Overview: Released in 2024, the model rests on electron microscopy data to a resolution of 2.3 A. The RNA (23S rRNA, nucleotides 3 to 571) from Bacillus subtilis subsp. subtilis str. 168 has 546 modelled nucleotides. NCBI's taxonomy places the organism under Bacteria, Bacillati, Bacillota, Bacillaceae, Bacillus subtilis subsp. subtilis. Among the 44 different proteins in the entry, which are not shown, are 50S ribosomal protein L5, 30S ribosomal protein S17 and 50S ribosomal protein L28. Primary citation: Morici et al., Nat Commun (2024), "RAPP-containing arrest peptides induce translational stalling by short circuiting the ribosomal peptidyltransferase activity". It holds a match to the Rfam family "Bacterial large subunit ribosomal RNA". Gene Ontology terms of the family: structural constituent of ribosome and ribosome. Its Rfam clan is "LSU clan". The depositors describe the entry as "B. subtilis ApdA-stalled ribosomal complex".
[PDB]
Context: one part of a larger RNA, bound to proteins that are not shown
RNA sequence: UUAAGUUAGAAAGGGCGCACGGUGGAUGCCUUGGCACUAGGAGCCGAUGAAGGACGGGACGAACACCGAUAUGCUUCGGGGAGCUGUAAGCAAGCUUUGAUCCGGAGAUUUCCGAAUGGGGAAACCCACCACUCGUAAUGGAGUGGUAUCCAUAUCUGAAUUCAUAGGAUAUGAGAAGGCAGACCCGGGGAACUGAAACAUCUAAGUACCCGGAGGAAGAGAAAGCAAAUGCGAUUCCCUGAGUAGCGGCGAGCGAAACGGGAUCAGCCCAAACCAAGAGGCUUGCCUCUUGGGGUUGUAGGACACUC
RNA sequence: GAACGAGGUAGAUGAAGAGGUCUGGAAAGGCCCGCCAUAGGAGGUAACAGCCCUGUAGUCAAAACUUCGUUC
RNA sequence: GAGUGGAUCCUGAGUACGGCGGAACACGUGAAAUUCCGUCGGAAUCCGGGAGGACCAUCUCCCAAGGCUAAAUACUCCCUAGUGACCGAUAGUGAACCAGUACCGUGAGGGAAAGGUGAAAAGCACCCCGGAAGGGGAGUGAAAGAGAUCCUGAAACCGUGUGCCU
Repeated sequence: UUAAGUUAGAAAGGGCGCACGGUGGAUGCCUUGGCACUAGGAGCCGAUGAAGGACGGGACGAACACCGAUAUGCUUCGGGGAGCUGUAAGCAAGCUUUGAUCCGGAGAUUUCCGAAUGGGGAAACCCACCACUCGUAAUGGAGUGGUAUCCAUAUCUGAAUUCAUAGGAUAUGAGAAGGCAGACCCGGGGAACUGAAACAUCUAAGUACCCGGAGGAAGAGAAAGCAAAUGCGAUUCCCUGAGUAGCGGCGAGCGAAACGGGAUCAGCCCAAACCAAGAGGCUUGCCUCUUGGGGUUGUAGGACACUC
Repeated sequence: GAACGAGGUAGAUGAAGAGGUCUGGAAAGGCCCGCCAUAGGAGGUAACAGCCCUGUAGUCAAAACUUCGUUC
Repeated sequence: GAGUGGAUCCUGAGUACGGCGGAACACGUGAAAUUCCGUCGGAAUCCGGGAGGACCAUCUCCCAAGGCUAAAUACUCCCUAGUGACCGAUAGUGAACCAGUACCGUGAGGGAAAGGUGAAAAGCACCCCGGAAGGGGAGUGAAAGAGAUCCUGAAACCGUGUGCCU
RNA backbone atom coordinates (compact mmCIF):
# COMPACT_ATOMS: atom_id res chain seq x y z
C1' U A 1 0.00 0.00 0.00
C1' U A 2 -4.03 -3.51 -0.84
C1' A A 3 -7.70 -6.90 1.06
C1' A A 4 -10.83 -8.95 4.68
C1' G A 5 -12.65 -8.02 9.57
C1' U A 6 -13.84 -5.49 13.98
C1' U A 7 -14.96 -1.36 16.94
C1' A A 8 -15.11 3.82 18.43
C1' G A 9 -17.27 8.61 18.25
C1' A A 10 -21.04 11.63 16.77
C1' A A 11 -26.39 15.29 18.86
C1' A A 12 -30.15 18.85 14.57
C1' G A 13 -32.53 17.98 18.47
C1' G A 14 -34.37 14.68 22.49
C1' G A 15 -34.66 11.41 27.35
C1' C A 16 -33.26 10.69 32.70
C1' G A 17 -30.80 12.76 36.91
C1' C A 18 -28.99 17.14 39.23
C1' A A 19 -28.38 22.50 40.05
C1' C A 20 -30.55 27.22 39.70
C1' G A 21 -34.55 30.39 38.46
C1' G A 22 -39.63 32.14 36.73
C1' U A 23 -44.84 31.77 37.10
C1' G A 24 -48.70 30.55 40.39
C1' G A 25 -50.99 31.04 45.10
C1' A A 26 -51.46 25.71 47.93
C1' U A 27 -49.63 25.27 52.97
C1' G A 28 -48.29 27.20 57.90
C1' C A 29 -48.80 31.07 61.12
C1' C A 30 -51.95 35.50 61.77
C1' U A 31 -57.00 38.39 62.28
C1' U A 32 -59.60 43.52 61.08
C1' G A 33 -64.88 39.81 60.29
C1' G A 34 -68.20 36.03 61.17
C1' C A 35 -71.19 31.76 63.72
C1' A A 36 -73.81 29.88 68.00
C1' C A 37 -75.40 31.25 72.56
C1' U A 38 -75.96 33.21 77.98
C1' A A 39 -77.26 37.25 81.43
C1' G A 40 -79.47 41.88 81.44
C1' G A 41 -81.72 45.95 78.76
C1' A A 42 -85.23 47.42 75.17
C1' G A 43 -89.23 45.69 72.13
C1' C A 44 -91.78 50.46 68.23
C1' C A 45 -91.23 54.95 64.60
C1' G A 46 -94.81 58.49 61.83
C1' A A 47 -98.95 64.57 59.68
C1' U A 48 -94.87 68.24 65.68
C1' G A 49 -93.85 64.75 58.38
C1' A A 50 -91.40 58.30 59.58
C1' A A 51 -88.63 54.26 57.37
C1' G A 52 -85.72 54.90 53.24
C1' G A 53 -83.63 58.12 49.83
C1' A A 54 -82.05 62.48 46.31
C1' C A 55 -79.21 66.69 46.22
C1' G A 56 -75.96 69.46 48.86
C1' G A 57 -72.12 71.29 52.88
C1' G A 58 -64.65 71.38 53.69
C1' A A 59 -59.00 75.91 52.19
C1' C A 60 -58.25 71.38 49.16
C1' G A 61 -60.82 66.63 43.09
C1' A A 62 -63.90 61.85 43.58
C1' A A 63 -65.48 58.59 47.47
C1' C A 64 -66.56 57.11 52.61
C1' A A 65 -68.11 58.92 57.34
C1' C A 66 -70.45 63.15 59.55
C1' C A 67 -73.69 67.17 58.92
C1' G A 68 -78.34 70.17 56.40
C1' A A 69 -78.33 76.72 53.34
C1' U A 70 -76.98 77.73 61.24
C1' A A 71 -74.58 71.98 56.41
C1' U A 72 -66.93 68.70 57.96
C1' G A 73 -71.36 71.60 62.32
C1' C A 74 -74.80 75.73 66.46
C1' U A 75 -76.33 76.35 72.00
C1' U A 76 -76.49 74.58 76.84
C1' C A 77 -75.32 71.41 80.90
C1' G A 78 -72.03 67.78 82.79
C1' G A 79 -67.33 64.80 81.94
C1' G A 80 -62.18 65.33 80.59
C1' G A 81 -57.09 67.86 80.63
C1' A A 82 -53.13 68.88 75.98
C1' G A 83 -53.44 68.70 72.17
C1' C A 84 -56.54 69.55 67.69
C1' U A 85 -58.77 70.92 62.36
C1' G A 86 -61.98 62.60 60.42
C1' U A 87 -60.58 58.65 56.51
C1' A A 88 -55.69 61.12 54.45
C1' A A 89 -50.16 61.66 53.63
C1' G A 90 -49.12 66.51 52.66
C1' C A 91 -48.80 71.54 52.25
C1' A A 92 -51.99 75.91 53.44
C1' A A 93 -54.53 78.72 56.80
C1' G A 94 -56.00 78.41 61.83
C1' C A 95 -57.74 76.79 66.86
C1' U A 96 -56.60 75.53 72.04
C1' U A 97 -54.90 75.71 79.83
C1' U A 98 -59.40 82.74 79.23
C1' G A 99 -59.88 74.68 78.77
C1' A A 100 -59.79 73.28 72.37
C1' U A 101 -60.31 68.44 69.75
C1' C A 102 -62.85 64.47 72.36
C1' C A 103 -67.13 61.73 75.60
C1' G A 104 -72.31 61.86 77.77
C1' G A 105 -77.49 64.45 78.95
C1' A A 106 -80.89 68.12 77.03
C1' G A 107 -81.89 71.56 73.07
C1' A A 108 -81.60 74.31 68.18
C1' U A 109 -81.02 74.01 62.87
C1' U A 110 -82.76 70.12 59.74
C1' U A 111 -82.89 71.66 51.40
C1' C A 112 -85.88 68.30 48.28
C1' C A 113 -88.44 63.42 47.60
C1' G A 114 -91.12 59.89 50.34
C1' A A 115 -97.82 58.18 53.87
C1' A A 116 -96.65 62.97 51.16
C1' U A 117 -101.41 65.76 52.16
C1' G A 118 -102.53 72.82 47.69
C1' G A 119 -102.84 70.77 42.34
C1' G A 120 -100.09 67.94 38.96
C1' G A 121 -96.04 64.35 38.17
C1' A A 122 -91.98 59.94 34.50
C1' A A 123 -89.84 60.07 43.31
C1' A A 124 -86.21 63.83 44.60
C1' C A 125 -89.70 67.98 39.55
C1' C A 126 -93.33 71.42 37.77
C1' C A 127 -97.69 74.81 38.44
C1' A A 128 -101.00 77.46 41.85
C1' C A 129 -104.56 80.18 45.13
C1' C A 130 -105.19 82.95 49.97
C1' A A 131 -103.07 86.00 53.84
C1' C A 132 -98.95 88.84 55.36
C1' U A 133 -93.93 90.74 54.17
C1' C A 134 -89.64 92.41 50.56
C1' G A 135 -89.20 94.84 45.90
C1' U A 136 -91.43 97.71 41.36
C1' A A 137 -94.42 103.83 39.03
C1' A A 138 -96.94 99.19 37.83
C1' U A 139 -96.87 94.52 35.69
C1' G A 140 -93.21 90.61 36.23
C1' G A 141 -89.98 88.75 40.61
C1' A A 142 -88.89 87.11 45.89
C1' G A 143 -89.88 85.45 51.35
C1' U A 144 -92.90 83.21 55.48
C1' G A 145 -97.24 80.64 56.71
C1' G A 146 -101.94 78.36 55.21
C1' U A 147 -104.69 75.29 51.55
C1' A A 148 -105.39 66.76 50.61
C1' U A 149 -108.87 62.96 51.80
C1' C A 150 -111.65 60.39 55.36
C1' C A 151 -113.43 60.37 60.43
C1' A A 152 -115.39 62.81 64.91
C1' U A 153 -117.55 67.12 67.17
C1' A A 154 -119.96 71.92 66.93
C1' U A 155 -122.32 75.78 64.28
C1' C A 156 -124.67 78.00 59.99
C1' U A 157 -127.51 77.08 55.53
C1' G A 158 -131.81 73.20 54.34
C1' A A 159 -133.03 70.79 47.18
C1' A A 160 -136.88 68.23 44.69
C1' U A 161 -140.93 69.81 48.89
C1' U A 162 -144.77 72.11 53.39
C1' C A 163 -142.10 70.92 57.70
C1' A A 164 -137.96 68.64 57.06
C1' U A 165 -134.12 65.59 55.31
C1' A A 166 -130.22 64.76 51.49
C1' G A 167 -126.76 68.03 50.07
C1' G A 168 -123.58 72.46 50.96
C1' A A 169 -120.35 75.90 53.88
C1' U A 170 -117.30 77.05 58.12
C1' A A 171 -114.66 75.94 62.53
C1' U A 172 -112.22 72.64 65.92
C1' G A 173 -109.22 67.96 66.49
C1' A A 174 -100.71 65.74 68.75
C1' G A 175 -108.15 61.72 65.27
C1' A A 176 -106.70 58.23 61.00
C1' A A 177 -103.41 57.29 56.85
C1' G A 178 -97.52 55.19 56.20
C1' G A 179 -93.19 52.20 57.81
C1' C A 180 -91.01 48.04 60.32
C1' A A 181 -88.52 43.74 62.92
C1' G A 182 -87.16 37.95 56.89
C1' A A 183 -89.05 37.01 64.54
C1' C A 184 -92.99 35.80 68.00
C1' C A 185 -99.11 36.34 68.28
C1' C A 186 -104.57 36.30 66.83
C1' G A 187 -107.89 36.10 62.77
C1' G A 188 -109.73 35.72 57.02
C1' G A 189 -108.29 32.89 52.59
C1' G A 190 -105.34 28.58 51.52
C1' A A 191 -101.96 25.02 47.65
C1' A A 192 -99.07 21.35 45.41
C1' C A 193 -95.10 18.42 45.06
C1' U A 194 -94.72 14.45 48.40
C1' G A 195 -96.30 9.72 51.26
C1' A A 196 -99.80 5.85 50.45
C1' A A 197 -94.14 1.94 46.99
C1' A A 198 -100.02 3.40 41.21
C1' C A 199 -104.43 6.52 42.99
C1' A A 200 -109.21 9.20 44.01
C1' U A 201 -110.84 8.92 50.56
C1' C A 202 -106.52 9.90 53.36
C1' U A 203 -101.38 12.40 53.61
C1' A A 204 -98.29 16.51 52.97
C1' A A 205 -101.24 20.52 56.29
C1' G A 206 -104.46 24.21 58.12
C1' U A 207 -98.00 23.73 56.32
C1' A A 208 -96.03 27.41 52.28
C1' C A 209 -98.04 31.51 50.59
C1' C A 210 -101.45 35.92 50.23
C1' C A 211 -104.63 39.23 53.28
C1' G A 212 -106.37 41.77 57.89
C1' G A 213 -105.35 43.05 63.02
C1' A A 214 -101.90 43.59 66.64
C1' G A 215 -99.02 43.75 71.33
C1' G A 216 -94.50 43.95 73.99
C1' A A 217 -95.96 39.98 74.31
C1' A A 218 -100.45 38.01 72.02
C1' G A 219 -104.18 34.35 72.89
C1' A A 220 -106.67 32.13 77.17
C1' G A 221 -109.02 33.03 81.75
C1' A A 222 -112.52 33.24 87.10
C1' A A 223 -116.87 26.75 85.71
C1' A A 224 -123.87 26.11 82.20
C1' G A 225 -115.60 23.11 84.08
C1' C A 226 -112.95 18.37 85.69
C1' A A 227 -114.83 14.23 87.75
C1' A A 228 -117.15 9.92 90.26
C1' A A 229 -113.08 11.05 96.21
C1' U A 230 -112.86 12.24 102.87
C1' G A 231 -113.36 14.98 95.85
C1' C A 232 -111.30 19.22 92.98
C1' G A 233 -111.93 24.68 92.56
C1' A A 234 -109.98 30.68 86.63
C1' U A 235 -106.30 30.57 82.74
C1' U A 236 -101.54 29.66 80.55
C1' C A 237 -96.89 26.93 80.30
C1' C A 238 -93.34 22.56 81.60
C1' C A 239 -92.92 17.09 83.15
C1' U A 240 -95.90 12.81 82.98
C1' G A 241 -99.96 10.16 81.18
C1' A A 242 -98.44 7.86 76.00
C1' G A 243 -97.11 6.52 70.93
C1' U A 244 -101.63 4.79 75.58
C1' A A 245 -107.19 5.54 74.49
C1' G A 246 -108.74 6.17 70.05
C1' C A 247 -109.12 7.79 64.71
C1' G A 248 -107.78 5.38 60.06
C1' G A 249 -109.18 3.06 51.60
C1' C A 250 -108.82 0.13 60.26
C1' G A 251 -104.14 1.35 54.60
C1' A A 252 -100.11 4.95 54.71
C1' G A 253 -100.40 7.24 58.74
C1' C A 254 -102.80 10.54 62.45
C1' G A 255 -102.95 10.70 67.77
C1' A A 256 -105.61 13.04 72.77
C1' A A 257 -107.40 14.30 77.51
C1' A A 258 -108.26 14.05 82.72
C1' C A 259 -105.89 12.36 87.19
C1' G A 260 -100.57 13.10 89.36
C1' G A 261 -95.85 16.36 89.69
C1' G A 262 -94.13 21.58 88.93
C1' A A 263 -93.75 27.19 87.16
C1' U A 264 -96.92 31.25 88.46
C1' C A 265 -100.84 32.73 91.08
C1' A A 266 -105.87 37.24 91.55
C1' G A 267 -109.70 38.17 90.88
C1' C A 268 -113.42 41.41 89.09
C1' C A 269 -117.19 44.70 86.42
C1' C A 270 -121.94 44.67 84.02
C1' A A 271 -127.33 43.45 81.82
C1' A A 272 -131.97 42.70 84.57
C1' A A 273 -135.56 43.60 88.41
C1' C A 274 -135.98 47.98 91.78
C1' C A 275 -135.30 53.26 93.29
C1' A A 276 -134.47 58.74 92.26
C1' A A 277 -134.30 62.70 88.67
C1' G A 278 -135.17 64.38 83.74
C1' A A 279 -137.05 64.21 78.86
C1' G A 280 -140.41 62.05 75.39
C1' G A 281 -144.76 59.78 73.40
C1' C A 282 -149.69 61.01 76.53
C1' U A 283 -151.50 55.16 74.53
C1' U A 284 -153.88 59.99 78.16
C1' G A 285 -151.19 58.19 83.74
C1' C A 286 -149.98 53.59 80.57
C1' C A 287 -145.49 52.90 78.04
C1' U A 288 -140.67 54.63 75.81
C1' C A 289 -135.72 56.69 76.23
C1' U A 290 -131.33 59.43 78.94
C1' U A 291 -128.46 60.04 83.50
C1' G A 292 -127.31 58.55 88.58
C1' G A 293 -127.97 54.91 92.44
C1' G A 294 -128.90 49.58 93.12
C1' G A 295 -127.09 44.65 91.90
C1' U A 296 -124.03 40.42 90.26
C1' U A 297 -125.38 34.52 91.63
C1' G A 298 -126.02 27.91 92.04
C1' U A 299 -126.99 22.06 98.16
C1' A A 300 -129.00 29.60 94.01
C1' G A 301 -128.17 35.03 94.17
C1' G A 302 -130.37 39.52 93.86
C1' A A 303 -134.55 42.89 93.83
C1' C A 304 -138.13 43.48 97.61
C1' A A 305 -139.42 43.61 103.21
C1' C A 306 -137.26 44.40 108.06
C1' U A 307 -132.48 44.47 111.42
C1' C A 308 -124.71 48.00 111.88
C1' G B 1 -97.69 65.81 92.48
C1' A B 2 -93.47 65.58 95.90
C1' A B 3 -89.50 63.27 98.95
C1' C B 4 -86.05 59.42 99.62
C1' G B 5 -83.27 54.94 97.88
C1' A B 6 -80.98 51.92 94.11
C1' G B 7 -79.97 51.65 88.73
C1' G B 8 -79.00 53.30 83.33
C1' U B 9 -76.91 56.97 79.88
C1' A B 10 -70.03 60.30 80.47
C1' G B 11 -66.36 59.16 84.04
C1' A B 12 -62.67 58.85 88.69
C1' U B 13 -59.22 56.37 91.64
C1' G B 14 -56.52 52.16 91.62
C1' A B 15 -50.98 47.56 94.39
C1' A B 16 -46.23 45.66 92.85
C1' G B 17 -39.38 45.13 89.20
C1' A B 18 -36.42 49.95 83.22
C1' G B 19 -33.97 44.04 89.57
C1' G B 20 -29.35 42.02 87.86
C1' U B 21 -27.36 39.14 84.02
C1' C B 22 -27.29 36.11 78.92
C1' U B 23 -28.75 35.84 73.79
C1' G B 24 -30.83 39.17 70.49
C1' G B 25 -32.69 44.26 65.86
C1' A B 26 -35.72 44.47 70.03
C1' A B 27 -36.63 40.82 76.02
C1' A B 28 -42.45 40.18 77.83
C1' G B 29 -37.71 34.72 76.87
C1' G B 30 -33.29 31.93 79.69
C1' C B 31 -30.57 32.03 84.23
C1' C B 32 -30.15 34.23 89.24
C1' C B 33 -32.96 37.46 92.70
C1' G B 34 -37.24 40.46 94.63
C1' C B 35 -42.30 42.20 95.10
C1' C B 36 -47.98 42.96 94.80
C1' A B 37 -52.44 40.39 94.87
C1' U B 38 -60.35 41.74 97.24
C1' A B 39 -55.93 43.11 91.26
C1' G B 40 -52.59 36.06 87.99
C1' G B 41 -59.61 39.37 83.35
C1' A B 42 -58.17 41.38 78.80
C1' G B 43 -55.71 44.14 75.18
C1' G B 44 -51.30 46.52 73.86
C1' U B 45 -46.08 47.28 73.99
C1' A B 46 -39.77 45.78 68.73
C1' A B 47 -40.17 37.72 70.73
C1' C B 48 -44.23 34.87 75.47
C1' A B 49 -45.56 40.81 80.96
C1' G B 50 -49.66 40.26 87.82
C1' C B 51 -45.28 44.42 88.87
C1' C B 52 -44.00 48.99 81.20
C1' C B 53 -48.85 51.19 79.19
C1' U B 54 -54.33 50.94 78.90
C1' G B 55 -56.46 48.45 82.47
C1' U B 56 -58.28 44.58 86.27
C1' A B 57 -60.19 43.65 91.87
C1' G B 58 -62.00 46.94 95.09
C1' U B 59 -63.78 51.71 96.11
C1' C B 60 -66.12 56.13 94.27
C1' A B 61 -68.91 59.64 90.84
C1' A B 62 -73.86 62.88 87.59
C1' A B 63 -75.61 69.19 86.05
C1' A B 64 -79.10 66.63 82.82
C1' C B 65 -82.52 63.03 80.95
C1' U B 66 -84.37 58.27 82.09
C1' U B 67 -85.84 53.11 84.74
C1' C B 68 -87.48 50.65 89.01
C1' G B 69 -88.67 50.67 94.09
C1' U B 70 -90.32 52.91 98.81
C1' U B 71 -92.99 56.66 101.70
C1' C B 72 -96.39 60.85 101.80
C1' G C 1 -121.52 50.04 105.06
C1' A C 2 -123.49 43.34 107.01
C1' G C 3 -127.71 39.11 108.66
C1' U C 4 -132.89 36.91 108.77
C1' G C 5 -137.22 36.29 105.66
C1' G C 6 -138.83 34.65 100.70
C1' A C 7 -146.00 37.56 98.31
C1' U C 8 -144.26 38.72 94.01
C1' C C 9 -140.42 40.60 90.42
C1' C C 10 -135.39 39.76 87.97
C1' U C 11 -131.22 36.71 86.47
C1' G C 12 -128.16 37.91 78.98
C1' A C 13 -134.06 35.20 72.63
C1' G C 14 -134.43 35.00 67.02
C1' U C 15 -130.64 33.01 71.97
C1' A C 16 -130.22 27.69 73.40
C1' C C 17 -131.59 23.77 70.51
C1' G C 18 -133.28 21.18 66.08
C1' G C 19 -133.47 19.81 60.39
C1' C C 20 -130.42 20.40 55.93
C1' G C 21 -125.27 21.60 54.13
C1' G C 22 -120.09 22.32 55.72
C1' A C 23 -116.02 23.03 59.16
C1' A C 24 -113.45 22.35 64.00
C1' C C 25 -112.59 18.70 67.69
C1' A C 26 -106.65 13.18 67.95
C1' C C 27 -112.11 11.48 66.42
C1' G C 28 -112.41 10.65 58.14
C1' U C 29 -120.51 10.42 59.71
C1' G C 30 -119.64 7.19 62.48
C1' A C 31 -122.94 4.37 67.91
C1' A C 32 -120.80 10.41 67.50
C1' A C 33 -121.39 13.41 72.50
C1' U C 34 -118.57 18.54 72.25
C1' U C 35 -117.49 23.48 69.28
C1' C C 36 -118.31 26.86 65.20
C1' C C 37 -120.35 28.75 60.21
C1' G C 38 -124.45 29.30 56.32
C1' U C 39 -129.73 28.30 55.62
C1' C C 40 -134.58 27.34 57.50
C1' G C 41 -137.32 26.16 61.84
C1' G C 42 -137.26 27.59 66.86
C1' A C 43 -137.51 26.72 73.56
C1' A C 44 -137.86 26.92 78.79
C1' U C 45 -137.02 30.86 81.84
C1' C C 46 -136.29 28.51 89.04
C1' C C 47 -142.48 24.49 89.48
C1' G C 48 -136.29 26.73 85.19
C1' G C 49 -131.87 25.52 82.28
C1' G C 50 -126.81 22.90 80.86
C1' A C 51 -123.21 18.74 81.16
C1' G C 52 -121.34 13.74 82.68
C1' G C 53 -119.08 10.83 74.36
C1' A C 54 -125.92 8.36 70.70
C1' C C 55 -130.41 8.27 73.80
C1' C C 56 -133.66 7.82 78.30
C1' A C 57 -134.16 7.46 83.67
C1' U C 58 -131.75 8.32 88.32
C1' C C 59 -127.83 10.66 90.56
C1' U C 60 -123.64 14.08 90.42
C1' C C 61 -121.57 18.66 89.01
C1' C C 62 -122.70 23.25 87.08
C1' C C 63 -125.71 28.33 85.65
C1' A C 64 -124.77 29.61 78.73
C1' A C 65 -126.54 33.04 75.15
C1' G C 66 -122.37 40.54 78.25
C1' G C 67 -117.34 42.46 79.34
C1' C C 68 -112.37 42.99 81.82
C1' U C 69 -108.03 40.81 84.06
C1' A C 70 -101.24 40.68 85.93
C1' A C 71 -97.78 36.43 86.40
C1' A C 72 -95.66 31.81 84.93
C1' U C 73 -95.19 31.13 78.16
C1' A C 74 -93.25 32.77 72.74
C1' C C 75 -89.69 35.55 70.01
C1' U C 76 -85.03 39.03 69.01
C1' C C 77 -84.17 44.09 64.13
C1' C C 78 -81.61 46.11 68.21
C1' C C 79 -78.27 47.89 72.85
C1' U C 80 -74.79 46.41 77.11
C1' A C 81 -71.63 42.73 79.25
C1' G C 82 -69.81 38.13 78.46
C1' U C 83 -69.04 32.84 76.79
C1' G C 84 -67.63 28.74 73.23
C1' A C 85 -63.19 20.75 73.03
C1' C C 86 -67.49 27.22 66.93
C1' C C 87 -64.74 29.41 61.59
C1' G C 88 -59.91 31.31 60.40
C1' A C 89 -59.82 34.17 54.07
C1' U C 90 -62.36 28.17 48.63
C1' A C 91 -63.60 28.57 55.82
C1' G C 92 -66.81 31.83 58.74
C1' U C 93 -72.21 35.95 56.86
C1' G C 94 -73.40 36.80 50.11
C1' A C 95 -70.16 40.63 52.35
C1' A C 96 -62.90 40.56 57.29
C1' C C 97 -61.77 44.76 51.72
C1' C C 98 -66.27 51.40 50.18
C1' A C 99 -71.12 44.44 49.03
C1' G C 100 -76.28 43.73 48.19
C1' U C 101 -71.29 46.92 45.50
C1' A C 102 -69.32 45.52 40.47
C1' C C 103 -71.56 42.79 36.91
C1' C C 104 -75.98 40.41 34.59
C1' G C 105 -81.46 41.21 33.51
C1' U C 106 -86.90 45.48 30.41
C1' G C 107 -88.38 43.85 35.20
C1' A C 108 -89.39 41.04 39.50
C1' G C 109 -84.82 39.23 40.36
C1' G C 110 -79.81 37.03 40.31
C1' G C 111 -75.23 38.29 42.43
C1' A C 112 -69.35 37.94 42.69
C1' A C 113 -64.01 38.44 43.13
C1' A C 114 -60.82 40.86 46.38
C1' G C 115 -57.11 40.06 53.86
C1' G C 116 -51.07 39.97 55.50
C1' U C 117 -44.19 45.47 53.59
C1' G C 118 -41.89 46.43 58.22
C1' A C 119 -41.32 47.10 65.21
C1' A C 120 -41.15 51.72 62.93
C1' A C 121 -41.85 54.33 56.50
C1' A C 122 -36.71 54.33 58.47
C1' G C 123 -41.31 53.70 51.61
C1' C C 124 -34.69 53.31 48.59
C1' A C 125 -30.86 60.78 48.91
C1' C C 126 -27.12 60.03 45.28
C1' C C 127 -24.69 57.58 40.87
C1' C C 128 -25.17 54.60 36.38
C1' C C 129 -28.05 52.17 31.55
C1' G C 130 -32.92 53.41 29.65
C1' G C 131 -37.91 58.02 26.34
C1' A C 132 -40.21 55.40 30.21
C1' A C 133 -41.00 50.62 32.37
C1' G C 134 -37.33 48.05 34.56
C1' G C 135 -32.69 47.21 36.33
C1' G C 136 -27.29 47.54 38.69
C1' G C 137 -24.96 49.94 42.61
C1' A C 138 -25.36 53.09 47.07
C1' G C 139 -28.31 53.92 51.36
C1' U C 140 -32.36 52.34 55.32
C1' G C 141 -33.50 47.97 57.89
C1' A C 142 -32.66 42.26 61.89
C1' A C 143 -34.06 40.91 56.85
C1' A C 144 -34.92 44.36 50.52
C1' G C 145 -34.47 37.00 47.37
C1' A C 146 -39.42 42.27 53.35
C1' G C 147 -39.35 47.48 47.71
C1' A C 148 -45.93 47.87 47.30
C1' U C 149 -47.60 42.49 41.58
C1' C C 150 -44.45 43.74 49.20
C1' C C 151 -45.29 37.19 55.57
C1' U C 152 -44.70 31.97 54.01
C1' G C 153 -44.36 30.85 48.94
C1' A C 154 -46.28 23.76 47.37
C1' A C 155 -47.85 21.67 42.52
C1' A C 156 -49.10 22.01 37.55
C1' C C 157 -46.70 24.93 33.77
C1' C C 158 -42.32 27.80 31.52
C1' G C 159 -36.89 28.26 31.18
C1' U C 160 -31.11 28.28 31.71
C1' G C 161 -26.89 25.05 32.65
C1' U C 162 -25.05 19.99 32.28
C1' G C 163 -23.36 14.11 34.63
C1' C C 164 -25.11 9.65 31.94
C1' C C 165 -27.88 7.96 27.41
C1' U C 166 -29.80 8.66 22.35